[PDB]
Context: bound to proteins that are not shown
RNA sequence: AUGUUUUUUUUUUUUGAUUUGGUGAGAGG
DNA sequence: CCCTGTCTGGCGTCCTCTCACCTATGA
DNA sequence: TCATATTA
DNA sequence: TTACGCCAGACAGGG
Numbered sequence: 001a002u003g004u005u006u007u008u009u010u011u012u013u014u015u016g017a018u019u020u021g022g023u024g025a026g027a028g029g
Numbered sequence: 030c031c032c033t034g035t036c037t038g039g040c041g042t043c044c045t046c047t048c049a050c051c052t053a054t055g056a
Numbered sequence: 057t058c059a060t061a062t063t064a
Numbered sequence: 065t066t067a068c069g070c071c072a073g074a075c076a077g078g079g
Stems, first nucleotide, its partner, number of pairs: 022051001025047005030079012053060004
C1' cells in the first nucleotide's frame, strides 16, 4: 500500500352456532 | 187438511300430569 | 318387496 | 254389535 480473492439456490395460502303427530286409560284442582 | 207419533241429528267443563300402543298381504 | 284396497 | 237424555226439526198418517 491493497482486495468482485472461494461460490448452491429449492419454503405461497388458518378456523366457529339453535325447530316434529292421532287413539284409549288413570290422577290432581 | 191440521195434530201427531216417530225418526234423525246434534249438543253435552275447563286447565294439567303420568304410562303404554300403534295394517296385512307375499309370490 | 311393492302395489291391493275394506267385514262378523 | 246393542246398555244416554233431552231437544229441536222434519215426515208420513189419519179424522